[PDB]
RNA sequence: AUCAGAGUGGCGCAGCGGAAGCGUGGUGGGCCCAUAACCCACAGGUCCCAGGAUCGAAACCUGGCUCUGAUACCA
Numbered sequence: 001a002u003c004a005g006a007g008u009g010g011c012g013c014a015g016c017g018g019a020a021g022c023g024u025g026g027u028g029g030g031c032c033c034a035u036a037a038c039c040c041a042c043a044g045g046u047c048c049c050a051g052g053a054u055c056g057a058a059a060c061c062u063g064g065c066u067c068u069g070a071u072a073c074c075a
Base pairs, nucleotide, nucleotide: 001071002070003069004068005067006066007065011023012022013021018055026042027041028040029039030038049063050062051061052060
C1' cells in the first nucleotide's frame, strides 16, 4: 500500500430481526449491638455515523469514521 477484525450503562463484555442485559463499582432501604459479607430495590443507555431492504434491526447489504492484526515474492 491493500485486506480480515473490533466500536453496545461511568469500566470490562455478552446480545440468532419478536426490540437491552451480565459482571463490577453508584444511590436508597433491609439484616446486625455495629462493620464487612449477604438480601431487595431505583436510576443508568447518540447500540461507532449516514442510507437502504424487510411483518419487523444493535444485527442483513452498502457507504463514510476511529482502533487491532495481517500479505508485501525473481533481480